[PDB]
RNA sequence: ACAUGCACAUGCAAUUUGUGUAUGUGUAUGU
Repeated sequence: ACAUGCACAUGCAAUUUGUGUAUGUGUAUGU
């Protein structure tokens, strides 16, 4: 760096809320 998981934030989903996802940061596994 890339893919993925997880944490938090943000956008969208009427809406606190919970959840999902996109993005960002960080991290872990792989490479």
An RNA structure (SRS2 fragment of Rgs4 3' UTR, RNA (31-MER)) with a sequence from Rattus norvegicus, in which 31 nucleotides are resolved.
The depositors describe the entry as "X-ray structure of SRS2 fragment of Rgs4 3' UTR".
Crystallisation conditions: sodium cacodylate, NaCl, BaCl2, MPD, spermine.
The structure was determined by X-ray diffraction at 1.73 angstroms resolution and released in 2019.